[PDB]
C1' cells in the first nucleotide's frame, strides 16, 4: 500500500 | 467494536 | 446485524437459594451491556446510510 472483517 | 470475559 | 419492532440472548463469572454432612458438580433466581462516537433515514435504529475513532485477519511492499 491493497482486500476483508 | 454489545453485560465482568468470550461471544450470538 | 444481512431481513428494523417485547425484558437485550448463550457459556463462563458475581451474589443468593435448593441439592450437599460441606465445597465441587447439577438446578433455580437476581443483578450486570439502552449496544465505540457524531450525523442522518424511518412511526421505530444495536441492526440501514454518511463520516470519524479504536481493533484484528489475509495479500503485498522495505528489510
Nucleotide at each position: 500500500g491493497g482486500g476483508c472483517c | 467494536g454489545u453485560c465482568g470475559u468470550c461471544u450470538a | 446485524c444481512c431481513u428494523g419492532g417485547u425484558u437485550a440472548g448463550g457459556a463462563c463469572g458475581c451474589c443468593g437459594c435448593c441439592c450437599u454432612u460441606a465445597c465441587a458438580a447439577g438446578g433455580c433466581g437476581g443483578a450486570g451491556g439502552u449496544c465505540c462516537u457524531g450525523g442522518g433515514u424511518u412511526c421505530g435504529a444495536g441492526u440501514c446510510c454518511c463520516a470519524g475513532c479504536g481493533g484484528g485477519c489475509c495479500c503485498a511492499c522495505c528489510a